Overview
Solved structure of RNA, 22 nucleotides shown. The structure was determined by X-ray crystallography at 2.18 angstroms resolution and released in 2025. Keywords: RIG-I like RNA helicase, Zn-containing C-terminal domain (CTD), RNA BINDING PROTEIN.
RNA sequence: GGUAGUCUACC
RNA sequence: GGUAGUCUACC
Numbered sequence: 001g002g003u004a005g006u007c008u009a010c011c
Numbered sequence: 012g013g014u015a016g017u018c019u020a021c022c
Base pairs, nucleotide, nucleotide: 001022002021003020004019005018007016008015009014010013011012
C1' cells in the first nucleotide's frame, strides 16, 4: 500500500 | 439503508 470486519459522525 | 472518517485483524 490492497482487502475484510467494526465503530463514530453526517444526508 | 447510502456516503465520509477512524480503528482492529489478515495477504